Context: bound to proteins that are not shown
C1' cells in the first nucleotide's frame, strides 16, 4: 500500500 | 465513527 473489525 | 485502536495479506 490492500482488506477486515471496532468506536 | 474518519482517524484512532486492533487483526489479515
Nucleotide at each position: 500500500g490492500c482488506a477486515g473489525a471496532c468506536u | 465513527u474518519a482517524a484512532a485502536u486492533c487483526u489479515g495479506c